Shown are 700 nucleotides from a PDB entry: RNA (25S rRNA; 5.8S rRNA) from Saccharomyces cerevisiae BY4741. Primary citation: Cruz et al., Nat.Struct.Mol.Biol. (2022), "Sequence-specific remodeling of a topologically complex RNP substrate by Spb4". The entry also models zinc ions.
[PDB]
Context: bound to proteins that are not shown
RNA sequence: AUGCCUGAAUAGGGUGAAGCCAGAGGAAACUCUGGUGGAGGCUCG
RNA sequence: CGAAUUUGGGUAU
RNA sequence: AGUAGCAAAUAUUCAAAUGAGAACUUUGAAGACUGAAGUGGGGAAAGGUUCCACGUCAACAGCAGUUGGACGUGGGUUAGUCGAUCCUAAGAGAUGGUUUCAAAGGCCUGAUUCAGGCCACCAUCGAAAGGGAAUCCGGUUAAGAUUCCGGAACCUGGAUAUGGAUUCUUCACGGUAACGUAACUGAAUGUGGAGACGUCGGCGCGAGCCCUGGGAGGAGUUAUCUUUUCUUCUUAACAGCUUAUCACCCCGGAAUUGGUUUAUCCGGAGAUGGGGUCUUAUGGCUGGAAGAGGCCAGCACCUUUGCUGGCUCCGGUGCGCUUGUGACGGCCCGUGAAAAUCCACAGGAAGGAAUAGUUUUCAUGCCAGGUCGUACUGUCUCCAAGGUGAACAGCCUCUAGUUGAUAGAA
RNA sequence: UCCGUAACUUCGGGAUAAGGAUUGGCUCUAAGGGUCGGGUAGUGAGGGCCUUGGUCACGGCCUUGG
RNA sequence: CUUGCUACAAUUAACGAUCAACUUAGAACUGGUACGGACAA
RNA sequence: UAUCUAGCGA
RNA sequence: GGCUGUCUGAUCAGGCAUUGC
RNA sequence: GUAAGCAGUAGAGUAGCCGUUACGAUCUGCUGAGA
RNA sequence: GAACGCGCGAUAC
RNA sequence: UCUUUGAACGCACAUUGCGCCCCUUGGUAUUCCAGGGGGCA
RNA sequence: AGCGU
Numbered sequence: 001a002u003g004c005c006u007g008a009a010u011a012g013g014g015u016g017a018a019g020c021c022a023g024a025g026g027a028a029a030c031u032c033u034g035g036u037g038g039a040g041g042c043u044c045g
Numbered sequence: 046c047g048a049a050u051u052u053g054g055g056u057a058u
Numbered sequence: 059a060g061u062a063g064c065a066a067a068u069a070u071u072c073a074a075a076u077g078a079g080a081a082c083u084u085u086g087a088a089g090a091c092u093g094a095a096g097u098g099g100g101g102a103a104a105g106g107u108u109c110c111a112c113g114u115c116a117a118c119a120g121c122a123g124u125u126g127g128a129c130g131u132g133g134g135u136u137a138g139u140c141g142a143u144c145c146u147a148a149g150a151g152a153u154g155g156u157u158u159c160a161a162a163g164g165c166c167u168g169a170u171u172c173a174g175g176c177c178a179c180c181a182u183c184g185a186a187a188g189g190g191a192a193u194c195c196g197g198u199u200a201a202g203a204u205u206c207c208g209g210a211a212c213c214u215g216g217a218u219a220u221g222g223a224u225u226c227u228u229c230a231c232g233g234u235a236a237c238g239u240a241a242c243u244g245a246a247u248g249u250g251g252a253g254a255c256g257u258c259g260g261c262g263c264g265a266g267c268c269c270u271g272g273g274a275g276g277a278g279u280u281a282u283c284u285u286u287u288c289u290u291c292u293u294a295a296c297a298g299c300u301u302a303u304c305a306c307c308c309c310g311g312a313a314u315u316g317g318u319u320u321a322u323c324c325g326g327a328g329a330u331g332g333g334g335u336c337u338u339a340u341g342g343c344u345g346g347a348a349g350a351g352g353c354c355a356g357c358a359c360c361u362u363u364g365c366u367g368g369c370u371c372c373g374g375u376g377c378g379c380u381u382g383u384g385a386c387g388g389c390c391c392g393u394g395a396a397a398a399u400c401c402a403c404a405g406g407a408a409g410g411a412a413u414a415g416u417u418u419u420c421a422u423g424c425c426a427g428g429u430c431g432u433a434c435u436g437u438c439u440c441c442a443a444g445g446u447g448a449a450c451a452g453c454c455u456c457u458a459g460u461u462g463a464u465a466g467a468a
Numbered sequence: 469u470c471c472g473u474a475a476c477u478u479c480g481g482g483a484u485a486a487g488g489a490u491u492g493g494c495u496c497u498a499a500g501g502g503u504c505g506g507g508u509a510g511u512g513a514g515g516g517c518c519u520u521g522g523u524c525a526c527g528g529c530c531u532u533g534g
Numbered sequence: 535c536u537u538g539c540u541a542c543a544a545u546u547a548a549c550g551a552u553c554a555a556c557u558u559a560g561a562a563c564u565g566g567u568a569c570g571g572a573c574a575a
Numbered sequence: 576u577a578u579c580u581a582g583c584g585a
Numbered sequence: 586g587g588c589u590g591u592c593u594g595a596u597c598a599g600g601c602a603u604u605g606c
Numbered sequence: 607g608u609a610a611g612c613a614g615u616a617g618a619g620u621a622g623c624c625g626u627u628a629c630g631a632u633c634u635g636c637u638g639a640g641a
Numbered sequence: 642g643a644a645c646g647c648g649c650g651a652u653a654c
Numbered sequence: 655u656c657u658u659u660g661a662a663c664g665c666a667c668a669u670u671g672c673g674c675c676c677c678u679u680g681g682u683a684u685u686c687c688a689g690g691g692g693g694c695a
Numbered sequence: 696a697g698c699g700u
Stems, first nucleotide, its partner, number of pairs: 001058001003056006012044003015040001019036007063583002070088006089461004098441005104435002109133006118126002138212002140431003144189002149183002163177006193210005213427004219422003222418002229409001230239003243408001247404006256389004261384007268376001269374004273291006282595002292350001296345005305335005315325003351370007390394001443455004464581004469572001471570004476565001478561002501553005507542008518533001521530004587606002589602005611636004619629002642659003645650003664672002673694009
Other pairs, nucleotide, nucleotide, family: 002057cWW005147cSS007187cSS011045cWW016038tSS016039tHS017038tHS018037tHS026028tWS026029tHS055148tSS060061cHS060584tWS061585tWH062584tHS065120tHS069089tWS076080tWH077079tHS077124cWS080124tWS081464tWS082121tWW092097tSS093455tHS094456tWH096457tWW103436tHS107135tWW108127cSS108433cWH110200cSS115117cHS115126tWH117128cWS121464tWS126128tHS133201tSS137432tWH138192tSS141186cSS143190tHS145397cSS146185tWH146396cSS148184tHS151156tWS151181tHS152156tWH152157cWH154155tHS157162tWW160162cWH185188tHS187438tWS188395tWS189397tWS191213cSS193204tSS194294cSS198203tWH199201tHS210295tWS217423cWW218423cWS222241tWS224416cWW227411tWS235307cSS236334tSS240420cSS244406tSS244407tHS245406tHS246405tHS253398tHS254397tHH255396tWH260385cWW275353tSS280283tHS293347tWS293348tWH294347tHH295346tHS301338tWS301340cWW303337tWH303384tSS304336cWW310330tHS311328tWS311329tHS312325tWS312326tHS312328tHS316329tSS318322cWW319321tHS321386tWS348350tHS410415cSS447451tHS461462tWS468577cWW475566cWW477564cWW485491tWW517534cWW519533cWW607638cSS607639tHS608637tSS609639tHS610637cHH616632cWW617631tWS618630tWS622626cWS638639tHS646653tWS
C1' cells in the first nucleotide's frame, strides 16, 4: 500500500431528477401551469 | 499524477 | 528546608449516635449536582476474590480516619431449556505443496462357493457477534438465579403396550379445481425446499412507551382561589378454538376501453364481475390465572408477631418514539457466504391373513438427559420519561444515582 | 411571531327542486307487503217461524200447503 | 238469512275494505388565506 | 488568583 | 426600580441564568 | 422612584336579557408611599 | 522440566 | 504406589473438548443409562 | 495384488 471472511453503523434538515395525472398553446414533434412522485459526484451542521 | 476515506473479532500478501 | 508544594474532578451546613479521639464513619434535616445522547441499569474482552459479613488501624488510600477495592478470619458462584460443546467461512495444516501418476473406503447380494456388485474423493483446525432442538412467571440470600424453591411447560433419544385405522379378507377417501384429512407401507437410485443471504424509499398492520376521559383507593398543598398536584388499578413461556393481505382455482368473454395505488401498472398470455382454496404472520376468546403480584384498611405483641377484610374495573387518541411484519417501488450487483441439520418429491425393490396378517408421519402411556462458565467490576456494544423551547440546539424536572476533590482565616 | 377585517375551510350519510314554510315536484321505463269485495229482476235449492193428519208415553216417528 | 241457474245496466274496481309491517344520520369546532399595522439572524 | 495557620512533605 | 427566560398548583413572595439584561 | 391589599361604576375585552348577573386587562385614589 | 496437590503422589513430609 | 503433563503416543488443544475397540458390574433390562478395568501415535 | 516370468 492492497486485501479477504464474519458482525455493528451507514443517521438528520433543506432542495426537489426521471416517470405519472390533470389543465392551456401548436398540424406533430415540442413548450408552459398545478399536483404527484422521492433520485443524486446536490447542499447544511 | 497527487490528500483523505467509521468500527469489533478473525485471517493473508 | 519545615522550603517548593497538596498531585486540581464545583458546595457544603445543622442536630444526634458510635468511639480514647469525628470536618471526613452512621442516621435524620437543609442546600446543591448528573438530567434517559446519565454520575442510571447490563454485557464481550480483561482483571481474579476486588462480591458479603465480622474484627483492626502496624503499613497503604500524598491531612485525618472509628472508613476502605487495606489488613486478619470466614462465607459465597447450583442449568436437558443461557453460552461453550456441533458446523463451516477467509485462511491455516497433516498425509502421498493441499489431492497431487497414493493399493487413501464403506456398503450390499448370496438355499455353503468365498464369489459377485455399487459408489466416487480426501484428515484436521479455524467464530462465546455467523448457522444452531427445547423455560417461563412469582418468591427467596448478608452475598446466588431464565441455574435454587413453588407452580406451570417444552425438546431430543430409546424400549414398548393400549385404543383407532389399514372396510371382505391384503397399502383409505372427498372436491370440476385450487386443495381437505386423525391415520392411510415404500429399497437402490435421481432431484427439490428450509438452513441461505445487497441497500434505500413511502404506504398498511401489530406490540411496548408517551398522551388522555370515567371510577375505585392512598399521599401533598390549601391566608385566598384551585371537581386541584403525585401514585396503584398487571397478566409470562406454553396450550385449544377462531382469524389474511398476497397468491391460486371455477364460471364468463371485454373499446362507449375498464379496474386501480400515496406511488401507473394490469387485461383474449382472459380484465371488470360472481363464487371458492391456501399460508397463520398477527389480532380476539379461553386454560395457565388470581390461588400470583399490586394498592389499601382493621386487629394481635417487653418475643418469627402474623391473622382478617376490601379493590384490583371500563374507554379514547397518533405526520409522536422504539420494535416487528406485509404487499410494492428505486438503485447497485456473482441470481448477492459455506456447512452441519430437518423435511419432501420421482422410482417401484420387498412384505402382509384363519385361536392375535402387514404399517403405526393418528391418539394415549413409560424412562433419561454427562463435562466446562456463572460471584464482582467492566477497547466494542445494549435499554432510553416529561415539560418548555414553538429553529437540531439550550433550560427545568420524574425514576435512579451522587455530595467526590486536605481544611480554617484574611 | 403579535392588535382590526373579510371570505373560506373537516368527516360521514344522504339521490331525486328547496329546507321555516301553504310541500304537493316532470315524460317513458322491471317490482313497490298480503288478501278480499260490484247492481236489478225471474225461477230452482238449503235454513227459520208456521200449520195440518195418522202414529207411539210437553217429547219422538211418517206425511200435508208460505 | 245463505246459495245456484238465466235476463238488462256497470265495466275509469283508475274504487273501497281488512290484516300485517315502520320510525329523526348526523358528527367535529381544524386551520391556512388574501388584507390592514411593528419584529424578523 | 496571591498570603498566614493545623497536618503531610521533596 | 423595570424587563426576558425558567421553577415553586395561581396571586403575594423568592431561587437560578457568573449584577442574565 | 410610588409597595402589598383594597375600592371606584371609570375601564380593551369575556360572559347574562331584548333597565339589567358575574369576570376582567389597563387608569385614579389611599401613596414622594414602601424598601 | 512444568502444573496441581499431601520429601512425596489420592497408598501423597 | 506414583494425579495432569512433558521426547509424549487414539484425535484435537489457549477447550480439562471429541472418538473407536474388548472384558466386566449395577440400576426393572435382549435393546436403555451408567460405573470399573485394559487397549488404539 | 499384478495378462511381471

An Rfam search finds the family "Eukaryotic large subunit ribosomal RNA" in it. On this family, see Cannone et al., BMC Bioinformatics 2002: "The comparative RNA web (CRW) site: an online database of comparative sequence and structure information for ribosomal, intron, and other RNAs". Method: cryo-EM, resolution 3.07 angstrom. The entry became public in 2022. The entry has 22 different proteins, among them Pescadillo homolog, 27S pre-rRNA (guanosine(2922)-2'-O)-methyltransferase and 60S ribosomal protein L34-A. The sample was in a buffer at pH 8. The depositors describe the entry as "State E1 nucleolar 60S ribosome biogenesis intermediate - Spb4 local model".